[PDB]
RNA sequence: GGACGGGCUGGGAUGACAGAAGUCGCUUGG
RNA sequence: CCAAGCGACUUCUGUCAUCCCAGCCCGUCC
Numbered sequence: 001g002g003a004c005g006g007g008c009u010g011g012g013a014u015g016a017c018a019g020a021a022g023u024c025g026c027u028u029g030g
Numbered sequence: 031c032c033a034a035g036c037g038a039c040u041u042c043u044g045u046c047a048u049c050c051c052a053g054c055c056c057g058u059c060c
């Protein structure tokens, strides 16, 4: 000092999927 | 004045994947 491969450790910004709270539009019938 | 299906984000638990990366160390070629 190059190195992105190394576990670990924790934080972060999230993103999307499954299971749980109240708000629009489209449907009819009486 | 009824009941559905769908759609959106207020937010709750598994999850699944991204990268920003935090440090020392084992470490070999510069």
Base pairs, nucleotide, nucleotide: 003058006055008053011050012049013048014047015046016045019042020041027033030031
Other pairs, nucleotide, nucleotide, family: 001060cWW002059cWS003004cWS005057cWS006056cWW009052cWW009053cWW018043cWH022038cWW022039cWW023037cWW024036cWH025035cWW026034cWW028032cWH